Keywords: methyltransferase, Trm5a, wyosine hypermodification, TRANSFERASE-RNA complex. Shown are 67 nucleotides from a PDB entry: RNA with a sequence from Pyrococcus abyssi GE5. It comes from the structure "Pyrococcus abyssi methyltransferase PaTrm5a bound by SAH and cognate tRNA". Rfam match: tRNA. Its Rfam clan is "tRNA clan".

Context: bound to proteins that are not shown
Formats: sequence, C1' cells, structure tokens
RNA sequence: GCGGUAGCUCAGCCUGGGAGAGCACCGGACUGAAGAUCCGGGUGUCGGGGGUUCAAAUCCCCCCCGC
Repeated sequence: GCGGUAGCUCAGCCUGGGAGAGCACCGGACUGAAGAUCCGGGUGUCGGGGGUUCAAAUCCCCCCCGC
C1' cells in the first nucleotide's frame, strides 16, 4: 500500500436500497464412447465492533488475520 463476500475460486463497493456467478456439496434421472450430460436444492455473522443515515457488503473510524 493492498486483500478478507457461499464449501473452493471470484463478481458486486467508485456513486448506499434484489445475497450473486462458475464449480463444489445434497437429492433424483440417463445402456455401447464420455474424468460426462439432464432436473431440483443456497448451504451466507459480506472477518468483527462502532459511526453517519429512513436504510450500510457498499461511505467513515477502530480491532483481528494474511501478502
């Protein structure tokens, strides 16, 4: 100086108002080849606390953790 969002890997943040993607995971379907394909399911303290505000993942402050 950056980064922390689903189990993994990541969008969203500038400029406040739907919790999202792909895969994983669970349940079901599918005869020759297939590290496949089809249908259904979100499983979340947005690291934590505070502040501003009608309303904060988003803006500000502090704390924690890793380059």

It was solved together with tRNA (guanine(37)-N1)-methyltransferase Trm5a. Primary citation: Wang et al., Sci Adv (2017), "Structural insight into the methyltransfer mechanism of the bifunctional Trm5". The structure was determined by X-ray diffraction at 2.6 A resolution and released in 2017.